[PDB]
Context: bound to proteins that are not shown
RNA sequence: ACCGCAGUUUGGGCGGGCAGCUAA
RNA sequence: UUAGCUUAUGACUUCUAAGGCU
RNA sequence: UGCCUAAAAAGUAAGGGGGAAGGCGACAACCCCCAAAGACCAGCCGGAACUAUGGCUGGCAACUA
RNA sequence: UAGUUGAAACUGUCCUCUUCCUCUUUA
DNA sequence: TAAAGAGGAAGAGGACATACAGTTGA
DNA sequence: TCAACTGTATG
Repeated sequence: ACCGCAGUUUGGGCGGGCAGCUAA
Repeated sequence: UUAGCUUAUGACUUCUAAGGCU
Repeated sequence: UGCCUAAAAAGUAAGGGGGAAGGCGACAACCCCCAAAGACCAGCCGGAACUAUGGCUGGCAACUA
Repeated sequence: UAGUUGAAACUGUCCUCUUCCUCUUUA
């Protein structure tokens, strides 16, 4: 990125979140 | 095992048709 | 001959912490504590984009110094 | 006693057409 | 890249958004 | 015995 929950959506919120590089 | 940068139009469990190195 | 990756099929969880019958496993019925964002109310300006609505006044909450 | 935060909007349903997409078959 | 089926949705665009009588039953 | 449901009328 995306997924679930908050009436429905956007900016945000709580949670899930492959692989690589780096440090601890 | 735990913090940053790049980044996937989700993550994980069980058992399998298939495929790869031997 | 063993090991790896695996479409399909059947499932699991998605506020924090501690116990816990039971699941092959991801996990968890039930029990105890903590927390609570699709974020407050009323006026007045605004040619309100870029950016899915900016600023001022009064009150009310929460957090700091 | 002095600071920071507390953003916006909401009129939905039915119907018939048309478009978009996915996958197939042929070219 | 093109065209024809089948199936799942949406977008366009127009309307629409009841009142009284008569009866039943806890 | 009063609220809720069913029948009639109009567009």